[PDB]
Context: one part of a larger RNA, bound to proteins that are not shown
RNA sequence: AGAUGGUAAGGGCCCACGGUGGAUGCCUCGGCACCCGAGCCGAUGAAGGACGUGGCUACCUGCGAUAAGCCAGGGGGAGCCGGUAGCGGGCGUGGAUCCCUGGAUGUCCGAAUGGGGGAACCCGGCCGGCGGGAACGCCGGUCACCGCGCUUUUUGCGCGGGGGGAACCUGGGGAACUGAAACAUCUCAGUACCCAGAGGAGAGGAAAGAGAAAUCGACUCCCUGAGUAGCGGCGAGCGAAAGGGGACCAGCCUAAACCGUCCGGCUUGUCCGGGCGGGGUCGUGGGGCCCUCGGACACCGAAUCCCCAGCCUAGCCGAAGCUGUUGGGAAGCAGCGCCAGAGAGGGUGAAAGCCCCGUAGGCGAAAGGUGGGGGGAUAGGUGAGGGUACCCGAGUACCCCGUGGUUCGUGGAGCCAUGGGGGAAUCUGGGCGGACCACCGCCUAAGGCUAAGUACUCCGGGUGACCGAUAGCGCACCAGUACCGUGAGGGAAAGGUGAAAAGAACCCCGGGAGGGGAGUGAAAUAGAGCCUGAAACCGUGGGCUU
Numbered sequence: 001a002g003a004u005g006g007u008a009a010g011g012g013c014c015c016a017c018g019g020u021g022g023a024u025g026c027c028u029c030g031g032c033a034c035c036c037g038a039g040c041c042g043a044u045g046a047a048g049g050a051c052g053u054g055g056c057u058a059c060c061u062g063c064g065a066u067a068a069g070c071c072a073g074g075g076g077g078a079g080c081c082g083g084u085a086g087c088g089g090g091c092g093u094g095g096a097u098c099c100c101u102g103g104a105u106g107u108c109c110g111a112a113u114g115g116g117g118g119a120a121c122c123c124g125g126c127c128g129g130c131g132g133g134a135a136c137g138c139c140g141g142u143c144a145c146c147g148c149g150c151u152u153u154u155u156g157c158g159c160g161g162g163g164g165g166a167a168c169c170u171g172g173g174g175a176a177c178u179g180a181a182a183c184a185u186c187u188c189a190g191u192a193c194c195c196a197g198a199g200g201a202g203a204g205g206a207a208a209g210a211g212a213a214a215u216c217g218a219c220u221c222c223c224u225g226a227g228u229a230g231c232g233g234c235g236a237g238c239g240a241a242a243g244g245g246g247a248c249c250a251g252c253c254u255a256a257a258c259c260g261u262c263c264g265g266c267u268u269g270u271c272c273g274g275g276c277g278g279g280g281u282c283g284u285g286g287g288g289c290c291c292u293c294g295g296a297c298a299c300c301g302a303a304u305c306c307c308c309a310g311c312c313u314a315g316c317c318g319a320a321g322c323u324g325u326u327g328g329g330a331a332g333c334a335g336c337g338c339c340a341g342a343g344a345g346g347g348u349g350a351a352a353g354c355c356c357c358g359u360a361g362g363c364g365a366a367a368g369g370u371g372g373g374g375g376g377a378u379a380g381g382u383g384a385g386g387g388u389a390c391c392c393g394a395g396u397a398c399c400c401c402g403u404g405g406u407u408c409g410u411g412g413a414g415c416c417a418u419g420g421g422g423g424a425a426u427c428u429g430g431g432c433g434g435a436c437c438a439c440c441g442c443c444u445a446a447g448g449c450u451a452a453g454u455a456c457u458c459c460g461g462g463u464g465a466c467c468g469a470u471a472g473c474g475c476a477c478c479a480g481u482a483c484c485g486u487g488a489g490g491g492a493a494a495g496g497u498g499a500a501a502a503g504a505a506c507c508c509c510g511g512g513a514g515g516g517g518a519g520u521g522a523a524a525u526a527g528a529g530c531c532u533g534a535a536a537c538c539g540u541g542g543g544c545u546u
Base pairs, nucleotide, nucleotide: 010546011545012544013543014542015541016540017539018538019537025531026496027495030467031466032464033463034462035461036460037459038457039456040164041163048109049108050107051064052063053062055087056086059083060082070103071102072101073100074099075098079091080090081089114123115122116121124143125142126141127140128139129138130137131136145161146160147159148158149157150156168199169197170196171195172194173193179186183233209216210215220247221246222245223244224243230238231237251449252448253447254393258278259277260276261275262274263273264272265271283427285392286391287390288388289387290386291385292384293383300380304377305376306375307374308373310370311369312368313367315363316362317361321336322335323334324333325332337354338353339343345357346356347355398422399421400420401419402418403417404416405415408434429444430443431442432441433440483490484489503530506517507516508515509514
Other pairs, nucleotide, nucleotide, family: 008009cHS008010cHS020536tWW021535tHS022023cHS022533cSS022534tHS023533tHS024532cWW028468tWS028469tWH030471tWS031472tSS039200cHS042111tWS043113cWH043162tWS045110tWS045111tHS045112tWS045113tWS046112tHH046163tWS047110tHS048119tWS049120tWS052067tWS054082cWH057058cHS059478cWS061068cWH073366cSS074314tWS076097tHS077095tSS077096tHS078092tSS078095tHS079096tSS109119cSS117119cSS131133tHS133135tWS144162tWH151155cWS165166cHS165199tWH167200cWW167456cSS168455cSS169202tSS174190tWS174192tHS175191tWH176189tHH177188tHS178187cWW179236cSS180235cSS185235tWW186235tWS186236tWS186409tWS190191cHS199201cSS200455tWS201454tWH204219cSS205218cSS205451tHS206250cWS206450tWH207217tHS208397cWS208430tSS209442tHS211212cHS211213tWS212433cWS218452tWW219453tWW225242tHS226241tHH227228cHS227239tWS228240tWH229239tHS230407tSS232235tHS232236tHS232409cWS235409cWH236409cWW247453cSS248452cSS248453cSS249451cWS250450tHS250451tWS251303tWS255281tWH255392cWS256280tHS256281tWS256391cSS257287tWS266269cWS282285cWS283444tWS285427tHS298382cWW299381cWW301379tHS302378tWH309371tHS311370cWW314364tHS318342tWS318360tWS319339cSS319342tWS320353tSS320354cHS320358cWW326330tWH327329tHS327350tWS328349tSS329349tSS341360cSS342359cWS344358tHS348352tWH365366cHS365367cWS371373cHS389390cHS394425tHH395396cHS395423tWS396424tWH397423tHS406414cWW408411cWS408413tWS411412cHS418419cHS425429cSS425445tWW425446cWW457458cHS467471cSS468476tWS469476tWS469495tHS471476tWH474479tSS475479tSS479493tHH480481cHS480491tWS481492tWH482491tHS485487tHS485488tHS494529tWS497501tWH497526cSS498500tHS498502tHS498523cWS499521tHS499522tHH501524tWW502520cSS502526tWW503527tSS503528tWS504518cWS504528tHH505518tHS510512tHS510513tHS519527tWW520524tWH521523tHS521526tHS
């Protein structure tokens, strides 16, 4: 001169084992949908709430100064004084707790109703009571407004209204986005939403219908008719009815003529009117009055009334197995056997017809509710001819102006409705059959009611090629909460030890927390936000490497 291993402050990769985190799996008081049932509550103070209530009571629950409860009737048959253990103290086959029915009590607020008011408070009248009680206070009763009716005005008394309900229903009002690939007519859509009202439904309902059949025969709902007929800046779009098939099935009461009576008024009348009673209800037109029939006991019959069956609001009965074996534990495996009008399903230490709860089949109500389904009664209703022309729903029909509805956007524009103007008739009347006219048909407006078939799901039940805790309702859990917002209003997260609490005595370190040992268990990396326990992420040890 040369060449060359070792070092790791730290890093990287791999492997092992923890930590954190909560995926996945399994589980399910919960949730979702469909069907069925069931469907109103309120001044006899609803819904909903405030405050209170237990020996000890924060919350939930329940209840209301009689306050986790009071009487009674029915159920049931060993326990019981809720969730909720413990301190403390009680009750039950003289049949408790618990469940069904009825009753009692039910503070204050709320329609809120004596008056006030910033709900859950404050102040007062009248009558009766409580205390010494006249001053004060308390208790019981009672006193809002509005409509209708008796009240002679009066002041009274009597029945009713008021408020709430998820969705469903009817009525009065009624958008825009958007579509038309712009936009105004048009569409969205008479939808959204606001308002009033109805009720277990609501609306509609017995033809002044439809419409072409010399046909049909209330209303509602479904199928179809039909994406037809039509409507349409004939664009975009919109979009019938009759007819046929089904569900259900039900028709009725008044107004008027005329008659009687009660009251008022007034130009006393053979009247006018108002009320109450008879009468009358229709389209083969009917009704009224008059005359003839005989005018009738009969015939029909409730949607009102009564009772009953049935049903709902608690329950009860209910077949058939035992041994061995593995196991922490059998319901498994083996042996033999048994019921079945029951082998739906749930539970029991794991995998059960025969262990438990059930299931099949069957039984049940004193009380409340419901209830023509069956049965009974009442209201009510039912005929012919002839004659007279009395009546047969008025500011209506009808025409005109302005509109709305309908499939109909002004269109040849009828029909139904109606804000303005004009303005009839009573069957020889009057509406309609898509301008109008004629002919021929249909139908009777301007009063009212009516079950079922239909819609909805707050509520209870049943079922799922519905969810399984980031799903399923926002909530499986003490959620319309915590929290956010002045407020309207927004709106979470959060489920799982174990067959059993057997939930870890006692000792050890520590102030405690938390550990180590002991002990329970099949299991404790099941030890308590504890089944499984994934990934990112943090960590110790090891291997290889820089």
Annotation
Keywords: RF2, RIBOSOME, TERMINATION, TRNA. Solved structure of RNA (23S RRNA, nucleotides 6 to 525) from Thermus thermophilus, 546 nucleotides shown. The structure was determined by X-ray diffraction at 3 angstrom resolution and released in 2014. Rfam match: Bacterial large subunit ribosomal RNA. Clan: LSU clan. Rfam 15.1 lists 51,934 matches to the family in 10,816 species. Crystallisation conditions: 100 MM TRIS-OAC, 200 MM KSCN, 3.5-4.5 % (W/V) PEG20K, 4-9 % PEG200, DEOXY BIGCHAP, pH 7.0, VAPOR DIFFUSION, HANGING DROP, temperature 296K. NCBI's taxonomy places the organism under Bacteria, Thermotogati, Deinococci, Thermales, Thermus. The entry also models magnesium and zinc ions. The 2008 paper behind the entry is "Crystal structure of a translation termination complex formed with release factor RF2". Among the 50 different proteins in the entry, which are not shown, are 50S ribosomal protein L18, 30S ribosomal protein S2 and 30S ribosomal protein S19.